The RNA has 18 modelled nucleotides.
[PDB]
Order: sequence, then structure tokens, then C1' cells
RNA sequence: UCACUGAGU
RNA sequence: ACUCAGUGA
Repeated sequence: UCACUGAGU
Repeated sequence: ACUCAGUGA
């Protein structure tokens, strides 16, 4: 920098 | 859309 998953607003 | 954590390249 990019892809995937979880949480908060 | 924004913030945070985990995983892969």
C1' cells in the first nucleotide's frame, strides 16, 4: 500500500 | 463513511 475478518461511532 | 484490533500478500 492492497485484500479478508471482528469491534466501536 | 470514519476510528480501532486481528489475519494474509
It was solved by solution NMR. Entry title: Structure of the RNA duplex containing pseudouridine residue (5'-Cp(PSU)pG-3' sequence context). Deb et al. published it in Sci Rep in 2019: "Computational and NMR studies of RNA duplexes with an internal pseudouridine-adenosine base pair".